[PDB]
RNA sequence: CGCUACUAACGCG
RNA sequence: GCGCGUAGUAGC
Numbered sequence: 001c002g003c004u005a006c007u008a009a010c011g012c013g
Numbered sequence: 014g015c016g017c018g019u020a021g022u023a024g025c
C1' cells in the first nucleotide's frame, strides 16, 4: 500500500 | 436509522 472493525472524531448524503 | 468520505485507533 491492500482489507475489516471501532471512534462519546470530523465532514457529507 | 443507514450509507459515503477524511482522519485517528486496533486488527488481518
Stems, first nucleotide, its partner, number of pairs: 002025006009019005
This is an experimental structure of RNA, with 25 nucleotides shown. Sample source: Central nucleotides of this sequence are highly conserved in yeast pre-mRNAs. The work is reported in "X-ray structures of U2 snRNA-branchpoint duplexes containing conserved pseudouridines" (Lin and Kielkopf, Biochemistry, 2008). It comes from the structure "X-ray structure of a pseudouridine-containing yeast spliceosomal U2 snRNA-intron branch site duplex bound to iodide ions". Crystals were grown from: 1M ammonium sulfate, 0.2M sodium iodide, pH 6.5, VAPOR DIFFUSION, HANGING DROP, temperature 298.0K.